[PDB]
Context: bound to proteins that are not shown
RNA sequence: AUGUUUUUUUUUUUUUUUUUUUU
RNA sequence: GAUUUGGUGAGAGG
DNA sequence: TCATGATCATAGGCGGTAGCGTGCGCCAGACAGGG
DNA sequence: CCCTGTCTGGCGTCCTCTCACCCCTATGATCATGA
Numbered sequence: 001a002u003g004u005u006u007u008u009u010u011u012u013u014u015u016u017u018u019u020u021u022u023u
Numbered sequence: 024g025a026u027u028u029g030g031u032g033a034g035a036g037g
Numbered sequence: 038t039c040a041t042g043a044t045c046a047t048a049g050g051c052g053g054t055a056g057c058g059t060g061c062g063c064c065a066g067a068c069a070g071g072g
Numbered sequence: 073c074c075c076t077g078t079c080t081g082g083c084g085t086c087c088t089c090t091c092a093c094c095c096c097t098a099t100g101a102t103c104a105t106g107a
Base pairs, nucleotide, nucleotide: 029094031092034089035088036087037086038107039106040105041104042103043102044101045100046099047098048097061084062083063082064081065080066079067078068077069076070075071074072073
Other pairs, nucleotide, nucleotide, family: 003005tSS030093cWW032091cWW033090tWW051057cWW052055tHS052056cWS
């Protein structure tokens, strides 16, 4: 005094079981 | 806040 | 102080050195007696 | 085994009302009184 000097990972939308052979 | 109790044996009514 | 007597309280299945029972009646079905 | 008698089990109205009755006796323990 100087930098292109290791390039890399995600777009959009319609439903599944509350109490109970009680103390 | 509740609500509590046998046979036995004479005798009477219908 | 000790002993005895009296009173009160608590605790079980014929009552007795046997016998009590005795005045329903029908039906029915099993158990047994007789043959 | 086939009757035929005996035996012992069953059963015997409904509803209501009233009343009585429902251990006493014996033994053991404790307390009191008398000697």

Solved structure of RNA (mRNA with 30 nt long spacer), together with DNA, 107 nucleotides shown.
It was solved by electron microscopy to 3.1 A.
Primary citation: Molodtsov et al., Nat.Struct.Mol.Biol. (2024), "Structural basis of RfaH-mediated transcription-translation coupling".
It comes from the structure "Escherichia coli transcription-translation coupled complex class B (TTC-B) containing RfaH bound to ops signal, NusA, mRNA with a 30 nt long spacer, and fMet-tRNA in E-site and P-site of the ribosome".
The sample was in a buffer at pH 7.6.